[PDB]
RNA sequence: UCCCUGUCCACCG
RNA sequence: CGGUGAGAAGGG
Numbered sequence: 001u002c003c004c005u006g007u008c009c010a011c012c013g
Numbered sequence: 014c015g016g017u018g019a020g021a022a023g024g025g
Base pairs, nucleotide, nucleotide: 002025003024004023009018010017011016012015013014
């Protein structure tokens, strides 16, 4: 750098 | 409620 994405954040419905 | 993106902590 990269893979995952039960809080928080932004946009869609 | 569902859908994108971003991403704390943690793992890899």
This is an experimental structure of RNA, with 25 nucleotides shown.